[PDB]
Context: bound to proteins that are not shown
RNA sequence: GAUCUGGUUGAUUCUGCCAGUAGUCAUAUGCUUGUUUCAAGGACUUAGCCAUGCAUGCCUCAGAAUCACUGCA
RNA sequence: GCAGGAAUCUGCGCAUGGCUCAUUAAAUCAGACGUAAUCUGCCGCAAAAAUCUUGCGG
RNA sequence: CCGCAAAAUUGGAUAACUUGGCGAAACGCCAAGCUAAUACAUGAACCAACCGGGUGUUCUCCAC
RNA sequence: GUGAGACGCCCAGCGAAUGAAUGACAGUAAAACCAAUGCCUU
RNA sequence: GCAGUAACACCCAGCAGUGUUGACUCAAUUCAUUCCGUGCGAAAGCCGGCUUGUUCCGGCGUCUUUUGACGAACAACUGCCCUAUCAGCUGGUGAUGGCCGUGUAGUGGACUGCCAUGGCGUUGACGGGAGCGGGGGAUUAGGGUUCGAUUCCGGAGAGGGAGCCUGAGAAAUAGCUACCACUUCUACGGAGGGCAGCAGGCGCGCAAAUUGCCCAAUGUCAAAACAAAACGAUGAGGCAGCGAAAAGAAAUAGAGUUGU
RNA sequence: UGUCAUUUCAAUGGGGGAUAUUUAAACCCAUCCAAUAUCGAGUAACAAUUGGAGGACAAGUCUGGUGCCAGCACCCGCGGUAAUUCCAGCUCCAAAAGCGUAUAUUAAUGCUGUUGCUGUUAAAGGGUUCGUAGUUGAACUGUGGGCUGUGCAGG
RNA sequence: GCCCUUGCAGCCCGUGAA
RNA sequence: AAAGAAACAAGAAACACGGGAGUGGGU
RNA sequence: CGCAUGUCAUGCAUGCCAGGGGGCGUCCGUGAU
RNA sequence: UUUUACUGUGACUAAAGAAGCGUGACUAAAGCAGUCAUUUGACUUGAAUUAGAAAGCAUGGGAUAACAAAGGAGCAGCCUCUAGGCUACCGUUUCGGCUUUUGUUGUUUUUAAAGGUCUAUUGGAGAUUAUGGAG
RNA sequence: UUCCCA
RNA sequence: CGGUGUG
RNA sequence: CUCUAGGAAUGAAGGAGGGUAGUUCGGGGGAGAACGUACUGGGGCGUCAGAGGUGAAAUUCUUAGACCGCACCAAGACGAACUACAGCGAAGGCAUUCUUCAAGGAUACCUUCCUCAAUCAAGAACCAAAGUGUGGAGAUCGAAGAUGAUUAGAAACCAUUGUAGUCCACACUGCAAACGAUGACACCCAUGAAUUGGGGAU
RNA sequence: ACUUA
RNA sequence: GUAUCUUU
RNA sequence: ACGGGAAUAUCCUCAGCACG
RNA sequence: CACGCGAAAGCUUUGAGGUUACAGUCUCAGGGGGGAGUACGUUCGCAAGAGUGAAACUUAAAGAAAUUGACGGAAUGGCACCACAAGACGUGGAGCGUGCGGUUUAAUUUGAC
RNA sequence: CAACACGGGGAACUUUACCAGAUCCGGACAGGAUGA
RNA sequence: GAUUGACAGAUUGAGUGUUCUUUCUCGAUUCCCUGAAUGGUGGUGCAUGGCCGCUUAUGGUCGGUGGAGUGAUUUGUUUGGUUGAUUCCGUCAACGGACGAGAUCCAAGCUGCCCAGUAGAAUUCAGAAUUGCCCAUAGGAUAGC
RNA sequence: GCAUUCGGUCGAAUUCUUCUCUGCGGGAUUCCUUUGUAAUUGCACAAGGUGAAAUUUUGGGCAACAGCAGGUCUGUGAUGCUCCUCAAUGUUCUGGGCGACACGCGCACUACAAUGUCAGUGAGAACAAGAAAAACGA
RNA sequence: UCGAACCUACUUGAUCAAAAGAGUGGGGAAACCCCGGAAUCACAUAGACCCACUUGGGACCGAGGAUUGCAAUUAUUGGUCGCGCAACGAGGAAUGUCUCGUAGGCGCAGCUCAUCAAACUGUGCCGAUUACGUCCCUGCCAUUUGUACACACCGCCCGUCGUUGUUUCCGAUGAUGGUGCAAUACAGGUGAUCGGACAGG
RNA sequence: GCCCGAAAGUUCACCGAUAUUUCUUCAAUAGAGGAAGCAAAAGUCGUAACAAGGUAGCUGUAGGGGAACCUGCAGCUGGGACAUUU
Repeated sequence: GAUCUGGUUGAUUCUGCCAGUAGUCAUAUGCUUGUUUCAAGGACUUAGCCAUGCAUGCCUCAGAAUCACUGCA
Repeated sequence: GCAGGAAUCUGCGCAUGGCUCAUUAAAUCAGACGUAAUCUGCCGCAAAAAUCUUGCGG
Repeated sequence: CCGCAAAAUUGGAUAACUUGGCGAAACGCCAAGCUAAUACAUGAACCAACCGGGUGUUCUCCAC
Repeated sequence: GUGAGACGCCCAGCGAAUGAAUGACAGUAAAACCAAUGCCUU
Repeated sequence: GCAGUAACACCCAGCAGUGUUGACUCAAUUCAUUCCGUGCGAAAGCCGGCUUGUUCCGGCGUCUUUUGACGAACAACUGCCCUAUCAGCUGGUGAUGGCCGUGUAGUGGACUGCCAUGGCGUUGACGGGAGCGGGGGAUUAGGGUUCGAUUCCGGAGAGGGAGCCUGAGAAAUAGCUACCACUUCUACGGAGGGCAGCAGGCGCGCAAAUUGCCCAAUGUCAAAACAAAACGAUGAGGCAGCGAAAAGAAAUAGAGUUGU
Repeated sequence: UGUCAUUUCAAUGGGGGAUAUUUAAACCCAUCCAAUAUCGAGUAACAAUUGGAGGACAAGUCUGGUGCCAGCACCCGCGGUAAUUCCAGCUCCAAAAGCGUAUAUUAAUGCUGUUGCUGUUAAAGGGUUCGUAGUUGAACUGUGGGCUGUGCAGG
Repeated sequence: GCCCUUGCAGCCCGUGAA
Repeated sequence: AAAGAAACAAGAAACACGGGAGUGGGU
Repeated sequence: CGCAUGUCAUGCAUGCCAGGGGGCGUCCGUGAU
Repeated sequence: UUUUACUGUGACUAAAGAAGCGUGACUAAAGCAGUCAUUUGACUUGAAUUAGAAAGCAUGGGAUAACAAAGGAGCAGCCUCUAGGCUACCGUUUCGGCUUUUGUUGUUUUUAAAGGUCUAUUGGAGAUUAUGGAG
Repeated sequence: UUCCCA
Repeated sequence: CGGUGUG
Repeated sequence: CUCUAGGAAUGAAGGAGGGUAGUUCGGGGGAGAACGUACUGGGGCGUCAGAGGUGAAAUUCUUAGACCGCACCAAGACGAACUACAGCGAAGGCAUUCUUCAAGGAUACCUUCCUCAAUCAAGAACCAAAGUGUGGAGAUCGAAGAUGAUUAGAAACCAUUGUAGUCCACACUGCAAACGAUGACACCCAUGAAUUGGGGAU
Repeated sequence: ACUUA
Repeated sequence: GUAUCUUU
Repeated sequence: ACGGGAAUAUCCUCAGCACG
Repeated sequence: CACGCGAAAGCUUUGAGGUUACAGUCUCAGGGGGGAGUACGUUCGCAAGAGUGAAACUUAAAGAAAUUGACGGAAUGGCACCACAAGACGUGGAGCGUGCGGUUUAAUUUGAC
Repeated sequence: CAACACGGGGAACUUUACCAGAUCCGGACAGGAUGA
Repeated sequence: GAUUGACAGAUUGAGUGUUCUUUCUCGAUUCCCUGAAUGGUGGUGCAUGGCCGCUUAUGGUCGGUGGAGUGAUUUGUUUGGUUGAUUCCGUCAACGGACGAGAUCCAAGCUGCCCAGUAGAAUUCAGAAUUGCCCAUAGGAUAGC
Repeated sequence: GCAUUCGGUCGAAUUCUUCUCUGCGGGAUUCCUUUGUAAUUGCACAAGGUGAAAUUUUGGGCAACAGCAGGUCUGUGAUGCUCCUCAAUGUUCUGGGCGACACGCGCACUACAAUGUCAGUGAGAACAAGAAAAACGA
Repeated sequence: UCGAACCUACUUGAUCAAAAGAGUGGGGAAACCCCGGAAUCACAUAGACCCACUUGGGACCGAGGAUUGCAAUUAUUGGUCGCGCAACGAGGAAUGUCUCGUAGGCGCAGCUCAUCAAACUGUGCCGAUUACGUCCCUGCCAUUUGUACACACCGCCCGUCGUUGUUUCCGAUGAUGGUGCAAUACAGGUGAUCGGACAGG
Repeated sequence: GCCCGAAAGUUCACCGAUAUUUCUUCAAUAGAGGAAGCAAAAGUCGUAACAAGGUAGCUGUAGGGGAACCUGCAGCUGGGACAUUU
């Protein structure tokens, strides 16, 4: 960084695909992992089914108290 | 009597937020426009002179 | 209705609560007693104006 | 009688409904006559 | 006899001769008639101060009218992946338009009745397939190719469907009604349930965490500043746990001596 | 000169702790190892891995073991008794607290080509004409003048 | 003298008509 | 280049509205 | 700025270079083979 | 009666993200902060600017093009200065509507405008010879 | 006669 | 001096 | 003396379309009538033992006269030599002469006209051979089949035959190495020798 | 960079 | 620049 | 007489199939 | 038979030239080799068929043009008794020697086809 | 072809590589155990 | 006393101390076991050297520089005649070279010099032999005078 | 002019190099000639001549460059790797085998007779080979 | 310092076969062998045989004996007499070599070797027929051409058929789910419609 | 006594779940028996192609045969001739 390489032939020059190469807030899996910062996180298959708990209530100087409510008098 | 004040009537909100992406192609959505075709609590700034009432005697 | 007067001293309910409770239970329920309001209902003449329309076999004046 | 003025009576608020009228003008220059009414004079 | 003068027959000798828009049957005004529950209290309300007041002066709360604001709903100028082994589509029973209506908050075949035959299509209609749409992400000299379930905006849904009440606003679902699927309790008479909220289970799969702490911050609601016997709710949100998705910085050693 | 065997010297975190700080409370960072007075590396065992070493493609004519078997190998290929390729040891290479594998997707790809492909023989001009949409489509209304100064103007 | 750059000032800026 | 003529001119021209311009603008 | 308008007017208002001629802003009407 | 495309400007248009200015969060990925005095506070602190298809909005330019019209006898049209003479005009299914000024408002009306028609006449044109052409 | 040229 | 005209 | 709206229109593309002419050019297309040898068959006229066919043979024909010879007759095909890196046609295709009917191209032109054009989905027409339908025709050749060879086999190549076909009319089919394996229209483009058609000059 | 062959 | 053959 | 003819030679030209 | 072009063979006013210095206009078709111009559906046709036209799966080449060899029941020119022609003398038949193979064997050691 | 009177291969022992048996060390040297 | 070799007896195919019984002899050469070494007509000619056979009895083979092709490659080294011959001549984008072919080398035919007591010959002396009438059992043909 | 013969007559003598021996030489080359072939330059060819020999004089040897998985590890003290290595695949010794035969094949030898076989007799080639120690004896 | 190995001549054996066995001499090799008496061949040899498996052929085998060697059996090899009654009377299809001192025939030497050549390597002897060519067969060289060959024609290569493993399609018949449409029933609601238990002035 | 509210319920129209059936369309699905393709194979039969491949090959079409293939008709050179009355 406006880049290519291997495979057809005894050799050669082509067309042409297969393979290689780099990235992915792109997912999963395998092996590994001392420190720290920042973060996605039951979407994909099943808008499938759900035990339990919680998730939306609100009163001030300024709506309504005879709590057989409480403190004080 | 004072001050707190359970409960309960009253007023306000629960149509937001959160979640999901199934449906969906003159749909939805984006930028750009209309509603002079309309509704609109809470919020702002304003407006208001209708109305034979009540208490005592027959 | 009439007279006088004027800070309108408006009226019925219903919760909580109380009593009896129904139901195995239910973010299920009746019945009877109380008592509130910014719940619900009712309701305010005079003070208090400006402006217009329609009318009377109403009167006062002008013209005939 | 296109008369004038008092007084009496019926209604005359916000919003809503139907109807009638407003929600302008902006394509030409002067005279008479009648009626009414304004002013000027008598 | 017309010079000349806003208009008006007193109590008002100027108390609108003049709304707005690009455009209105609109705003507003006058006249006639109507409103019958489906409108209109000074809540017949509350609390404060002092000066303590049949005219004391503030803070609130509320009805109706009105128009800004926050919204809602409708309409549509241009644009959008594959497919013709999808070529015609629509119009009894609305398809395109017309007339009078109805209904709606309102326009409209939105709908009834009656007329007219239209409207769309190889510039791809109709049908079928895959998909929520954007802001944006990945990769790219340029042109492009590709992804966008997912934070913000818009839409849609709350197991499936359809109805509906209340309310300014819902065709609402931690609201109601019914049916179909499932499903829980029961004393068998009956009564219930809706995690595509948070956490967590069972399944499904290659595949995705804690049944944790808190309202301190950010906001929402509300009759509500804080405080004072006197601490509103909030799995929205925030903070930790789990977490090699991805991203940034960075250890696992540094200087010598002598011998070799 | 470099490596290696020694040999010292200082330094620092991981970690363990706190007058504390942070935080709603904790937990992470950050600060400190006396301010009179505060723990700690030598096999610094506090021990780096994941894939490879024929070619593409950086790195072995190495040493043993297996004989077209086991297995490797994305592709070309390796192995049938002296294997640069399998299973191992050693050494070496690459990236490194990361590194392989699978599946998609972008570049690589001018192998979708508008920029920018190919069609004689490699894949590909329709057997020939006519012909609708569609795409494309020949010229021509047109040298402004004058003046002054300047330019290696120029013929 | 012609044409031609650059810049500046004029043109009823073709001809005609004032 | 006063006017008239030619060229142009719709962003033009011919009219005409105090309810036209912060009391009817400039010269 | 006092003198003119007029005065039963918060008329507490109105005018004070004159003129013609053109230059414009604003709104409406009619016209470019 | 002249548009449309193109092109030059201008208007309108949420952040996040992208580009980018400034700034030693120890660096960096970030963030929109912070900085400087030493103060009962300065910087009247900062948080700059861009791009963001297509379509829509206004306006400048007119070379290249597009749309529409025309198919050239399938054709407009010569303007002016005076006198005049007649005619109201518009509407028309109706039988109405109809300027200004006479003080005003209604009702009757005339003088004229102005337009139309025809007639005479004036002065200049004319992209095609009328003192012509044809019989 | 106008104009070209000698 | 001749060419070219229009005559 | 009579009529009098009549000349004011870019130009005619080495773009297209029309016109006129040589009554041009050519195996271009269609119709009719003829002609030519040859293959096959048939009689007529002669002859006599073989002929045919192959690498060699055999199937086959032949004294009931084959083959061969001469002049004829019938029928259906075909149009040799001339025939060419020649002509015509959109391609497929097209070859005797004469008489006919519509076309087509090139050239010539100071004729006409005035963008009418290029190329194409859809759509349409044409299209060798083989094949299909219905009528004809049926000489030659000849898929199928038969027979004889060859061979290890040979229902292949070779030999003798033979059906459908081959030919015509009408109607289908729409495939070819339907080839220049090369789409159509337009522009530029060096050299030598030729060739076909039409013009110009001598 | 021929006015005719 | 330049010709040849046939021709009732 | 398809006869102011036909074919040739040289040069030019337009159109057509082509060659080195 | 000149530029130029092309992988080359070749093309060349008759382009396959005037193209990475890539843009005159329109249109048709192709995207490794097979499966396969097959299956299904559909239109047309009397039929034969024609048009349209996949997928699963499979495979590392298939293909193009040239070069050098080799080969040809292709051609040209030559050559050789390990070829033929014209011939000679044999071998193949017999006995036996020897080598080779089989068979046998304790072993019949083994190379060479 | 370019194996088969070929390995110069006409082998009685030897040769001789084969078979049946028997010996020999011609296992240097080095390190250990014995050992005048 | 590490060891060597042995008569006799039997072991044995062995009048083989191979081994045993039994004894002497030899003497630091050796035996024991550990590694190693050595020899092998053992394998593998498909791990090799060398040599040989064959391709291949014919006339073939390769550089340098130059020319021609993008390149493998080609030209040279081709074609005509000639030669067993890539042998020659001519020609020619080839020009110069190097091998093979030829030459060289060894035998066989003719010949020169050389040469002989390891090859031969001719003459001269002496010594011996046949000696002319002869005609086969049937006795031809075939140089001498 | 003269008769021949006797390698044992192992008789002498003298002379010599024709025959035999051979180290270097000579000799042959298309050299000479055709009314030959061909050439129409040439390179050559065919007949004949010359000659001991007439076309590579004859016969051998040598013989390029590329190759073959041809043969040989049974030639060597030529060799890598590998195998055996003390009751040995080393090395000796004894015996046997390499020769073994229903058979097939290659290459030879001897024949099938009168151009013969036997028994006689004659004349007559060429290339070549030959014996020993650092032992054993005098 | 020689003499014995090796090769040979001559003699002897011999007062009676061959093969032997002995003695003596010579030779280091142009010296001895050696004057190299090879065999094909020749002979008017007045020889035997006469067309037959025969006096052709000499395989096979028996008995005696000698020789090489340390050893002879599976005969080592000569010689003698038997055996000859072994096949073989010219050789099918095929096939080798060869052009002048050649083929063919004939022996000899060397080589292996103590003993043993039907082998080979050489040598000389007797000596022809045919051809003096061609590319037909089998091959070689050069060139041109074609090629799908390059392990190079002993190359490459195409289809049935059989086996095995796989992916599709057709197929009587058999079956499931999802989305729509219609009809028929029809839950519940909304609006009308009556209704008036209850409750009020 | 004479006027108001109002609950069970009544009927009709409209919206309309739900499920029964018909139809449509889409996606999966079993199948006797037939076929095709692709492979693995050191099978069997032949030899069609590559050289004039031993009948040049090939295209289209029609028929035939165990199988590659053969045959007829028209075409092509991608042929085994760029070429012979000048």

Solved structure of RNA (SSU_rRNA) from Leishmania major strain Friedlin, 1832 nucleotides shown. Among the 76 different proteins in the entry, which are not shown, are Putative 60S ribosomal protein L10, Putative 40S ribosomal protein S13 and Putative ribosomal protein S20. It holds a match to the Rfam family "Eukaryotic small subunit ribosomal RNA". The family is grouped with related families in Rfam's "SSU clan". Rfam links the family to the GO terms ribosome and structural constituent of ribosome. A reference for the family is Yusupov et al. (2001), "Crystal structure of the ribosome at 5.5 A resolution", Science. The sample was in a buffer at pH 7.6. Released in 2025, the model rests on cryo-EM data to a resolution of 2.5 A. Ions in the entry include potassium, sodium, magnesium and zinc. The work is reported in "p -Alkoxy-Substituted Anisomycins with Potent Anti-Trypanosomiasis Activity and Expanded Modes of Action" (Bora Bhowal et al., J.Med.Chem., 2025). The entry is indexed under CRYO-EM, LEISHMANIA MAJOR, 80S, RIBOSOME, LM14Cs1H3, snoRNA.